[PDB]
Context: one part of a larger RNA, bound to proteins that are not shown
C1' cells in the first nucleotide's frame, strides 16, 4: 500500500430557537399649538320698521366654506389709513390704486322664499285669492308695486272706523302656577331626598323684595335686597334618621312717593228734575308725637327743599395714532451665540425674524384720538313736587275685608300648650273710644295701623368681549385645535366619531432609464431628503433578508 473484523467518532438543516445588523409595519415619546379650561373684570337684550333660525340663490371659470340678496363675494355717505387689491385660493381670463383703491369703524340703502309668519291655503322654504294702481296687443293670461290675519286698549255713536299695543326668541340668572322617585331612614308607611328634578307661564338687564295693621323685651330699635357673624345656637323630629330658625352684633348700598275715601266744582246718563242716585274728570289728601275733611282765630309772605322725569356736559364703547437705544468681526446653512467697543431705558412684559436679540422687526412704558351711533349712574340746568300754628267739630281713613269656625299651606313648629302669615267652604263688623300684634286664654303694659299701588342701588348669571394662571397640550383639554353637532347610526325624539405638525425658505424635484400606471434608479434642490409631501422626532408589539452560535 489494501483486505476482513471490531470499535469510535465529524459534516449534514426540510425546518426551528437565541443572538447581532439593517429594513418594513406601526404611531408611542419629546418638543410645537392660537384649540380649550378656569376666575376676574367688562357687557347684556333681539321681534309685525318681520327677530332667532334658516331654504334658494348669488363669482367672467367655483365642490364647498367665508360674504352677500335679483343693486347678491357686493351700492351711498362720513370718519380712520397709506400702498397695494379683486375672500378662504394658486391658476386661466381680465381689470383697480396717492384724482387715496383694498381694507376697519358708524350711518344709510337694497334685503329673493320660509319662519311669530300675520290676505289664504300647506307635507317650513310650495301653492292659491281679494282690492287699488302700473306693464305686455292685453278683455281672457301673466308679471311688478301697494294693501288684507287674530287678540286687546282707547276713542268714536254700536255705525263704520281710526289709532296704540301684543304675538315670537334668548346661554345661565329670576319670579310666579304646578310638582316627582330613586335614595336615606342598614327593612318601611309618617318623616327624608325636596319645593330638587322636571313641566307651565311671566318678566327683564337683571329678577324678586320694599317704606311698618314689623320687630319683641330693649320705654328698644326702624323699608327692602346681598354678605359675615349669631350657630349647627334656639327648637324641630317614627325625639330615628335628620330637619333647622329669628333678634341682635359687624357690612355693602341707601328714598323713599303716588292713590281711596271726607270735603269742593263739573260734565254727563237715570228717573218716581232730585238740597237725587249714579258714572267720567279736576281740586282737595296721604298719616301713628294718629292723620286729613270742615268751621273759627292766628298773619299769612320774596319762598327754601326739589326730582327716580326733560335737558346740556365730561367722561367712557364702536376704527386707530406717536413711541427711545449697535455696529464691527467670528464659527455657522442662518447669529439673536461667542468677541470688541457702544447706547436706551416712565420701555430688561412679551411675541418674532434661518438657533439664544432691552437697542432689526411687532409691541412694552408714557402719551394721544371720533364726523358718525350708542352709553352717560358723573357735573350742570329746568320740570313735577314739597312745607305753618292754636281750637272746635265727629265727616273720612281702602269689605264678603276683619273677626270666628271647618279644611290646608308657610315657618324650626310632624297637631303640639300652637300663636303668627296665607286661605278653599260657613257665618260675618267697627272707622281713633276704630283695628291687628306681643305663642293657647284672661288681665295690665306695650307695638303696629290690614282689606290700593310704584320705588333706584348693594345681589344672580356668563351667549357675549378683555386680562391673567404652581390650567390641559391632540386617548389631554370643549363632543369639535382639521368646514363637527359634521359623517356614520336611529322611524323619530335622539345618539354622535375618527381627523393637528416637510422646510429657514417650495427650493414639491426639469430632464434621461425600466414601468401601461402606480412605483422606482440616477440628476436636481437642501444644512440636512430613513425631511420627498401615506414627509419632524418614529418606541413597542408584528413581518422580513442577512450574518454568528446551535438542533
Nucleotide at each position: 500500500g489494501g483486505u476482513c473484523a471490531a470499535g469510535a467518532u465529524g459534516g449534514u438543516a426540510a425546518g426551528g430557537g437565541c443572538c447581532c445588523a439593517c429594513g418594513g409595519u406601526g404611531g408611542a415619546u419629546g418638543c410645537c399649538u392660537c384649540g380649550g379650561c378656569a376666575c376676574c373684570c367688562g357687557a347684556g337684550c333681539c321681534g309685525a320698521u318681520g327677530a332667532a333660525g334658516g331654504a334658494c340663490g348669488u363669482g367672467g371659470c367655483u365642490a364647498c366654506c367665508u360674504g352677500c340678496g335679483a343693486u347678491a363675494a357686493g351700492c351711498c355717505a362720513g370718519g380712520g389709513g397709506g400702498a397695494g387689491c379683486c375672500g378662504g385660493u394658486a391658476g386661466c381670463g381680465g381689470g383697480c390704486g396717492u384724482g387715496g383703491a383694498u381694507c376697519c369703524c358708524u350711518g344709510g340703502a337694497u334685503g329673493u322664499c320660509c319662519g311669530a309668519a300675520u290676505g289664504g291655503g300647506g307635507g317650513a322654504a310650495c301653492c292659491c285669492g281679494g282690492c287699488c294702481g302700473g306693464c305686455g296687443g292685453g278683455a281672457a293670461c301673466g308679471c311688478c308695486g301697494g294693501u288684507c290675519a287674530c287678540c286687546g286698549c282707547g276713542c268714536u255713536u254700536u255705525u263704520u272706523g281710526c289709532g296704540c299695543g301684543g304675538g315670537g326668541g334668548g346661554a345661565a340668572c329670576c319670579u310666579g302656577g304646578g310638582g316627582a322617585a330613586c335614595u336615606g331612614a342598614a327593612a318601611c308607611a309618617u318623616c327624608u331626598c325636596a319645593g330638587u328634578a322636571c313641566c307651565c307661564a311671566g318678566a327683564g338687564g337683571a329678577g324678586a323684595g320694599g317704606a311698618a295693621a314689623g320687630a319683641g323685651a330693649a320705654a328698644u330699635c326702624g323699608a327692602c335686597u346681598c354678605c359675615c357673624u349669631g350657630a349647627g345656637u334656639a327648637g324641630c323630629g317614627g325625639c330615628g334618621a335628620g330637619c333647622g330658625a329669628a333678634a341682635g352684633g359687624g357690612g355693602a348700598c341707601c328714598a323713599g312717593c303716588c292713590u281711596a275715601a271726607a270735603c269742593c266744582g263739573u260734565c254727563c246718563g237715570g228717573c218716581u228734575u232730585g238740597u237725587c242716585c249714579g258714572g267720567g274728570c279736576g281740586g282737595g289728601g296721604u298719616c301713628g308725637u294718629g292723620g286729613g275733611g270742615c268751621c273759627c282765630u292766628c298773619g299769612g309772605a320774596c319762598a327754601c327743599c326739589g326730582a327716580a322725569u326733560c335737558c346740556c356736559c365730561a367722561g367712557c364703547c364702536u376704527a386707530g395714532c406717536c413711541g427711545a437705544a449697535g455696529c464691527u468681526g467670528u464659527u455657522g446653512g442662518g447669529a439673536a451665540g461667542c468677541a470688541g467697543c457702544g447706547c436706551c431705558a416712565g420701555a430688561g412684559a412679551g411675541g418674532g425674524u434661518g438657533a439664544a436679540a432691552g437697542c432689526c422687526c411687532c409691541g412694552u412704558a408714557g402719551g394721544c384720538g371720533a364726523a358718525a351711533g350708542g352709553u352717560g349712574g358723573g357735573g350742570g340746568g329746568a320740570u313735577a313736587g314739597g312745607u305753618g300754628a292754636g281750637g272746635g267739630u265727629a265727616c273720612c281713613c281702602g269689605a264678603g275685608u276683619a273677626c270666628c269656625c271647618c279644611g290646608u299651606g308657610g315657618u324650626u313648629c310632624g297637631u303640639g300648650g300652637a300663636g303668627c302669615c296665607a286661605u278653599g267652604g260657613g257665618g260675618g263688623a267697627a272707622u281713633c273710644u276704630g283695628g291687628g300684634c306681643g305663642g293657647a286664654c284672661c288681665a295690665c303694659c306695650g307695638c303696629c295701623u290690614a282689606a290700593g299701588g310704584c320705588u333706584a342701588a348693594g345681589u344672580a348669571c356668563u351667549c357675549c368681549g378683555g386680562g391673567u394662571g404652581a390650567c390641559c397640550g391632540a386617548u389631554a383639554g370643549c363632543g369639535c385645535a382639521c368646514c363637527a353637532g359634521u359623517a356614520c347610526c336611529g322611524u323619530g325624539a335622539g345618539g354622535g366619531a375618527a381627523a393637528g405638525g416637510u422646510g429657514a425658505a417650495a427650493a414639491g424635484a426639469a430632464c434621461c432609464c425600466c414601468g401601461g400606471g402606480a412605483g422606482g434608479g440616477g440628476a436636481g434642490u437642501g444644512a440636512a431628503a430613513u425631511a420627498g409631501a401615506g414627509c419632524c422626532u418614529g418606541a413597542a408589539a408584528c413581518c422580513g433578508u442577512g450574518g454568528g452560535c446551535u438542533u
Method: X-ray crystallography, resolution 3 A. The entry became public in 2014. This is an experimental structure of RNA from Thermus thermophilus, with 551 nucleotides shown. Crystals were grown from: 4% PEG20K, 4% PEGMME 550, 100mM Tris/HAc, 200mM KSCN, pH 7.5, vapor diffusion, hanging drop, temperature 293K. Taxonomically the source falls in Thermus thermophilus (Bacteria, Thermotogati, Thermales, Thermus). An Rfam search finds the family "Bacterial large subunit ribosomal RNA" in it. The entry has 48 different proteins, among them 50S ribosomal protein L4, 50S ribosomal protein L20 and 50S ribosomal protein L29.